Keywords: Deinococcus radiodurans, avilamycin, degradable antibiotics, ribosome, large ribosomal subunit, resistance. The RNA (23S ribosomal RNA, nucleotides 1 to 535) from Deinococcus radiodurans R1 has 498 modelled nucleotides. The entry has 27 different proteins, among them 50S ribosomal protein L5, 50S ribosomal protein L20 and 50S ribosomal protein L16. It was solved by X-ray crystallography to 3.43 A. The depositors describe the entry as "The large ribosomal subunit from Deinococcus radiodurans in complex with avilamycin". The entry also models magnesium ions. Rfam match: Bacterial large subunit ribosomal RNA. The literature on the family includes a 2001 paper in Science by Yusupov et al., "Crystal structure of the ribosome at 5.5 A resolution". Rfam 15.1 lists 51,934 matches to the family in 10,816 species.
Context: one part of a larger RNA, bound to proteins that are not shown
């Protein structure tokens, strides 16, 4: 080792899980700069011979970008370099350059239309005009404001100075005075810086000596719903150090203003302050 | 004085390695060894440093 | 004989500096008023006196002193969420308008950037090939993690 019986046990995963292996998705770490940010320092004004900003143009093709003007990606002078060159553009083509390009560094010319725009108009870069030189093409003026003119001013500037004008929130553990704070904000001026200055001061040494800035004096005098909180200056030690000029009294006019060797303001004359200084006689 | 620039010292062989500037052996500059580029980390390869010098026309 | 006058001075209304009316000087002006000339005049923190110190009422003026549009040098400054908002854009986009406003980066020493052959209309990929690498091929430096998915073990 046949089948009935009782009994116990395996494996099968539609799909799942946890490990691993290989991708995939994403763009974190690590690396790099072609890009920023501080400080120091250096420069520091442009514009009515048209600014800042643009806007329509120039390229052999060009849409962005540069760079530029109707003479357009460029004109010319002068130095510099010396072989390339022909924007970023990367691309085919035309070329161009030792007679010296390109790229420079520095004067120039041209610089359309808009913009303080400014002839007039105007919803910005577009519409109408007038005058003059003239062949047309095409230049050239044409705004206001201050003057006799030359000439000056309109207008932009990031933060920085001055001045007009000025907040609240907050904080006082609530709120009025008070803080916040003359801070934000705003308007006006100006410059490369500005303001600010040459002692009717600051003071208590009969001292110092124009102005600003540092330091310090010192949270010191003081100030305050004597709350909260705000808060000096003198001495002194450095940075930098400079004071110059003009109205006044009296020699000169000239126009005008007066009853008869006069005085309101204009141009020279001389004159500028406190340890008082000027004038006129000396 | 600032520009625009021009002069401007001194390395070769070997090894690894796609390349060497890196090992390596010996060697020179240096008033110059700051610094970027070059197939990877170079004083002596390029540009440059120190130094020097330098315009007509600028500009203070 | 002079040396800054409707002003110093004042009264009201007020503010400046530590000064919030305080015993408030002085500046400073809004409104009224309104002097002295040198045998004068302000001021010294209410006023007087003494003392002392300065001459107002004209004006300009380099230096030190501020700031950062702009260029330079440096750096116990950053290194693609950082660092400007931006490795350029005040553009994309958002708003009628003032105004607001991004993400951003990498082949390779050199394009030598893949002729050519294969599947596909293409895209896309496999060869070839150049290069050290194509484990760099133009969705290209590294390539973490969530998250998707083959295949395998050992379960369910």
């Nucleotide at each position: 080792g046949g089948u009935c019986a009782a009994g116990a046990u395996a494996g099968u995963a539609a799909g799942g899980g946890u490990c691993c292996a290989c991708g995939g998705u994403g763009g974190a770490u690590g690396c790099c700069c072609u890009g920023g940010c501080g400080c120091u320092g250096g420069a520091g004004c442009c514009g009515a011979u048209g600014a800042a900003g643009g806007a329509c143009g120039c390229g052999a093709u060009u849409a962005c970008c540069u760079g530029c003007g109707a003479a357009a990606a460029g004109c010319c002078c002068c130095g510099a370099c010396g072989a390339g060159c022909u924007g970023g553009a990367g691309a085919u083509a035309c070329g161009c350059u030792u007679u010296g390009a390109c790229u420079c560094g520095g004067g120039g010319a041209u610089g359309u239309c808009c913009g303080a725009a400014u002839g007039g108009g105007g919803a910005a870069a577009c519409c109408c005009a007038c005058c003059u030189c003239g062949u047309a093409a095409g230049a050239g003026g044409u705004a206001u404001c201050c003057g006799c003119a030359a000439g000056g001013a309109u207008g932009g500037g990031a933060a920085c100075u001055c001045a007009g004008g000025g907040a609240a929130c907050u904080g006082a553990a609530a709120c009025a005075u008070c803080u916040c704070a003359g801070u934000a904000c705003c308007u006006g001026a100006a410059g490369g810086a500005g303001a600010a200055g040459a002692a009717a001061g600051a003071g208590a040494a009969u001292u110092c000596g124009a102005u600003u800035c540092c330091g310090u004096u010192a949270g010191u005098a003081g100030c305050g719903g004597c709350g909260a909180g705000c808060g000096a200056a003198c001495c002194c030690g450095g940075a930098u150090c400079a004071g110059c000029c003009c109205a006044a009294a009296c020699c000169g006019a000239a126009a005008c203003g007066c009853u008869u060797g006069c005085g309101u303001u204009u141009c020279g004359g001389g004159g500028u302050u406190g340890u008082a200084g000027g004038a006129c006689c000396a | 004085u600032c520009a625009a620039g021009c002069c401007g010292a001194a390395g070769u062989g070997g090894c690894u390695g796609g390349a060497a500037a890196g090992c390596u052996a010996c060697a020179c500059c240096u008033c110059a060894g700051a610094a970027g580029g070059u197939g990877a980390g170079a004083g002596u390869c390029c540009u440059g440093u120190a130094g020097g010098c330098g315009a007509a026309c600028g500009a203070g | 004989c002079c040396u800054g006058a409707g002003u110093a001075g004042g009264u009201c209304g007020u503010u400046g500096u530590u000064c919030g009316u305080g015993a408030a000087a002085c500046g400073a002006u809004g409104a009224c008023u309104g002097a002295a000339u040198c045998c004068g005049c302000g001021c010294g923190g209410a006023c007087c006196a003494c003392c002392g110190c300065g001459c107002a009422a004209g004006g300009c003026u380099a230096a030190a002193u501020a700031c950062u549009c702009c260029c330079a040098g440096u750096g116990a400054c950053c290194g693609a969420u950082a660092g400007c908002g931006c490795a350029u854009a005040g553009u994309a986009c958002c708003g009628u308008g003032a105004g607001g406003g991004a993400a951003a980066g990498g082949u390779g020493a050199a394009a030598a950037g893949a002729a050519c052959c294969c599947c596909g209309g293409g895209a896309g990929g496999g060869g070839a090939g150049u290069g050290a690498a194509a484990g760099a091929g133009a969705a290209c430096c590294u390539g973490a993690a969530a998250c998707c998915g083959u295949g395998g073990a050992c379960u369910u």